The RNA (23S Ribosomal RNA, nucleotides 551 to 1307) from Thermus thermophilus HB8 has 742 modelled nucleotides. Crystals were grown from: 0.1-0.2 M Arginine-HCl, 0.1M Tris-HCl pH 7.6, 2.5% PEG-20K, 7-12% MPD, 0.5 mM BME. Polikanov et al. published it in Nat.Struct.Mol.Biol. in 2015: "Structural insights into the role of rRNA modifications in protein synthesis and ribosome assembly". Rfam match: Bacterial large subunit ribosomal RNA. Rfam links the family to the GO terms ribosome and structural constituent of ribosome. It was solved by X-ray diffraction to 2.3 angstrom. It comes from the structure "Crystal structure of the Thermus thermophilus 70S ribosome with rRNA modifications and bound to protein Y (YfiA) at 2.3A resolution". Keywords: Ribosome, rRNA modofications, pseudouridine, rRNA methylation, ribosomal protein post-translational modifications, iron-sulfur cluster, beta-thio-aspartate.

Context: one part of a larger RNA, bound to proteins that are not shown
RNA sequence: ACAAGCAGUCACGGCCCCG
RNA sequence: AGGGGUUGUGGCGUGCCUAUUGAAGCAUGAGCCGGCGACUCACGGUCGUGGGCGAGCUUAAGCCGUUGAGGCGGAGGCGUAGGGAAACCGAGUCCGAACAGGGCGCA
RNA sequence: GCGG
RNA sequence: CCGCAAAGUCCGCGGCCGUGGACCCGAAACCGGGCGAGCUAGCCCUGGCCAGGGUGAAGCUGGGGUGAGACCCAGUGGAGGCCCGAACCGGUGGGGGAUGCAAACCCCUCGGAUGAGCUGGGGCUAGGAGUGAAAAGCUAACCGAGCCCGGAGAUAGCUGGUUCUCCCCGAAAUGACUUUAGGGUCAGCCUCAGGCGCUGACUGGGGCCUGUAGAGCACUGAUAGGGCUAGGGGGCCCACCAGCCUACCAAACCCUGUCAAACUCCGAAGGGUCCCAGGUGGAGCCUGGGAGUGAGGGCGCGAGCGAUAACGUCCGCGUCCGAGCGCGGGAACAACCGAGACCGCCAGCUAAGGCCCCCAAGUCUGGGCUAAGUGGUAAAGGAUGUGGCGCCGCGAAGACAGCCAGGAGGUUGGCUUAGAAGCAGCCAUCCUUUAAAGAGUGCGUAAUAGCUCACUGGUCGAGUGGCGCCGCGCCGAAAAUGAUCGGGGCUUAAGCCCAGCGCCGAAGCUGCGGGUCUGGGGGAUGACCCCAGGCGGUAGGGGAGCGUUCCCGAUGCCGAUGAAGGCCGACCCGCGAGGGCGGCUGGAGGUAAGGGAAGUGCGAAUGCCGGC
Repeated sequence: ACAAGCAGUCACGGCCCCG
Repeated sequence: AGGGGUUGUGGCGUGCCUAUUGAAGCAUGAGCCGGCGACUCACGGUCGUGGGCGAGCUUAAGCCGUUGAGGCGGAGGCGUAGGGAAACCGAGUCCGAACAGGGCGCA
Repeated sequence: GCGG
Repeated sequence: CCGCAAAGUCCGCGGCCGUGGACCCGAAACCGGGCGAGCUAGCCCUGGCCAGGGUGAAGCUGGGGUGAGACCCAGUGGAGGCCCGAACCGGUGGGGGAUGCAAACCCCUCGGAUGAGCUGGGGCUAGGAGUGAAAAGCUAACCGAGCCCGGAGAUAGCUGGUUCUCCCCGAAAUGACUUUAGGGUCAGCCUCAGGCGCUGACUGGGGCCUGUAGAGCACUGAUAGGGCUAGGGGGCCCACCAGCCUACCAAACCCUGUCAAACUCCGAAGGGUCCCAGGUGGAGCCUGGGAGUGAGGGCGCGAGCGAUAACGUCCGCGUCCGAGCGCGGGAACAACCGAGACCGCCAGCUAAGGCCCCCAAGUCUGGGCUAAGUGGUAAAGGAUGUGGCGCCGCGAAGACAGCCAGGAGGUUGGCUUAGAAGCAGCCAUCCUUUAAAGAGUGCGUAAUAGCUCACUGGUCGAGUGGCGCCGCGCCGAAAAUGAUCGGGGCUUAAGCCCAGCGCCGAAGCUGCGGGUCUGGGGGAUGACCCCAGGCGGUAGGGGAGCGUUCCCGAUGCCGAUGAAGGCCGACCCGCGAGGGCGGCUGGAGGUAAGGGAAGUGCGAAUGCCGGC
């Protein structure tokens, strides 16, 4: 393992960790 | 009540460099990493600038000293007057016949 | 050149 | 007299210039001195090799022949850049091979093979030189001039590459000249320092200068038609030299009507320049330092060239991209529309463009049009598509449409011809009987005939036919991988035209906070605060910093209670380059404030070395 990509970035959510 | 990692979904989104009017460009270069790798120096010039001295400024080669000590050395250079091919004259001078006018100069 |  | 300042000059520092390789890497080449003929080419010396088979020259002998001969025949003989074919030397055609078995090989085939043959050994000739049965072949696996070392870092107006950070400004791709054109010198445009200070762009008023747009025809030319009228052409009429006629080509002139970059009797809008006034701007002017640029490109407007072509070309005015490939819109897209990005915000208002869903905001309101998915690519041209305006006619003195009749004589009319009877060309349309009927609308015919029209009467009973101006549609409409208006999908629209209100929408504008520079205040001086304005950026100018190596500071100071270096870090400071601090590693060096000097920062150079 129904997914269209110069691979990042902005947001949110999930899980793990430090408290 | 914060942060770190990961990334499901949603938005946005045309590598880097070079060369070009214009490149994501199907134009150049680079597999990736580490190390080497390109505007300097001498002398002269010309501006600017930090100081020294100032109608003056400055020494070169050397010589003495030092042994990471400084000095001496004025030969010479630049400046202090310009104008003219020059002779030459000079705060003027050259062209000119000119005491004209003008060029280049002088506080 | 600028000031005492 | 003093101070101070200064010519000038000396030294340090920095920018740039000259000379040197002068930012680095790179030729093809040129020259000098050497090294090579163990490859290959030629020659020289001395050796060696060539299975086997075939053909059968001269000569010799015999025979024939003859006067002798030539010559013929047979046998013998064993010649030859002779023949066939191995070794050997080659390399013709094909196939294979093509990071090979091999930097020329392999298979099959094929040339020579006693010769200008092949070959061992020993020698000689070489760089503008050798050698060459000549291909500029070969001279040690690339020879139109070998190789090596040196001149040498040749030269390269060319190509590539050029390394930390932040801050301010910010171009050019034009002109002149150039063995110049992709290079330069000067100018223009950028930047920095000093000086000047209201002079700047732009704007108001006023004066002067101008010959375009448009127009015009007075000049120079073009120009259609008409009139008038030299000149011809032509026809009558003459050679007796004149006459008359011209639906002939025509000058000058006039009229009507026009054309022109190199025409102008005219002539704007604008543009230019000077004066006075506004204008304090990253305005202007002056001196000097440093540049870069001298390939532009799109768009709008004005022209030329081109074809009222080109993502064409060449100028002019402007603009944007270049350098704003940063932002919104335009589906996507340097230069079209919107707008000039200092940083931050999960705040607000707008621009262009949008508001049915993809997609933020109206399935918003009012009037109209379109039925073609036109919208959502095109023209001459064609059409009872549809709607709005006007203009006419003909009509209840009954129209149009249909249905009823009639549609006729001179007259098969003539220029007129071979058929020409309304209906094959003309320079013809005249009348008669009329209610009406063209010397004829078309179909028709070899012409005839026939059908029909216009045409007048009747039947119905209200409208009918032909123009023109505007809106929106229809056809005209064929091209190559799979379609599509960006898609979905849309029809009193979610299309088009007119009029509205609201909203969405950018890095524009506002609110809040911060930075920096400049200016103004403070305050007096870089003490910090407050107000304001600037801050996109390539070539390029200037400024301020970080870090690396080394020197002074340092006979110091940090250091085994752990130097440098390495690995982490979500922590602290700094705009950033960086600097601290902490943990781990490491195991012996490191080095402050402040200054000094450079082999000082890499991602690219088909870079170099190494590793992978």